[PDB]
RNA sequence: GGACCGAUAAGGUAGAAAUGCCUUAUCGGUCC
Numbered sequence: 001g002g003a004c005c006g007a008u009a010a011g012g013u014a015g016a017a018a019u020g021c022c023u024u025a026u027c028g029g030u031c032c
Stems, first nucleotide, its partner, number of pairs: 001032014
């Protein structure tokens, strides 16, 4: 001097309780 991958994650509402379920967004990093 030049660039990108992956990943994580917020949301609506219910039943005694825990929590479930659908949904979407955010986000970490590194090479020659």